[PDB]
RNA sequence: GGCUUCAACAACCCCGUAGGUUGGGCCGAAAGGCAGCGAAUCUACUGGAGCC
Ligand code: 3AT
Repeated sequence: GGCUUCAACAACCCCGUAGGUUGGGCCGAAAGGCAGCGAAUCUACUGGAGCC
C1' cells in the first nucleotide's frame, strides 16, 4: 500500500460517525415534509483485531 472481520464505549438489549441506493412507516388533497425505519446494501471516515 492492499485486503478481511469487528463495535468495547451506549440511560434494559441492539445501535461507532457522516452521507448515498433500493424498498418501507407516519403526516399531507397534492406538492412536499417528519424520524433510533430494530429493512437490505454501498462509499468514506473513527476506533479495535488480524492477514498479504
Ligand atoms: P459483547 O461485550 O457481548 O457485546 P462483542 O461482540 O461486542 O462482545 O466484542 C467486543 C468487540 O468490541 C471486539 C472488538 O471488535 C470491539 N472492541 C473492543 N474494544 C474496542 C475498542 N477500544 N475500540 C473499538 N472496538 C473495540
Chains: A with a sequence from Candidatus Koribacter versatilis Ellin345: 52 nucleotides with solved positions. Huang et al. published it in Rna in 2020: "Structure and ligand binding of the ADP-binding domain of the NAD+ riboswitch". Bound small molecules: 3'-DEOXYADENOSINE-5'-TRIPHOSPHATE (3AT). Rfam match: nadA riboswitch. The entry is indexed under RNA structure; Riboswitch; X-ray crystallography, RNA. Crystallisation conditions: 0.2 M Potassium Chloride, 0.1 M Mg Acetate, 0.05 M Sodium Cacodylate pH 6.2, 10% w/v Polyethylene Glycol 3350. It was solved by X-ray diffraction to 2.66 angstrom.